[PDB]
RNA sequence: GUCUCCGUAGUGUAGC
RNA sequence: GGUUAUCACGUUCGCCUAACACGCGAAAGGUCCUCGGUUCGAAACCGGGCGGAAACACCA
Repeated sequence: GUCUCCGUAGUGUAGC
Repeated sequence: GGUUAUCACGUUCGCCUAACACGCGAAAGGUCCUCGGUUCGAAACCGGGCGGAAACACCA
């Protein structure tokens, strides 16, 4: 470089 | 898609014990990463940025 995915109290995590 | 943003950890206080801890009664706390858009209303859907991590980079 191409494609996929993730961002939430101080911390790691839900969220029809 | 229709919340006063939940769960535990941590921090704060009043009790517990001569004191810590095990506890117990409470309380504070989010640049929902940011910009823009759709909608009556987006933390979530729709694109630009700042990042981060995977799977590929083969036959010569």

The RNA (P-site tRNA) from Oryctolagus cuniculus has 76 modelled nucleotides. Ions in the entry include magnesium and zinc. Among the 50 different proteins in the entry, which are not shown, are uL16, Transmembrane protein 147 and uL15. It was solved by electron microscopy to 3.25 angstrom.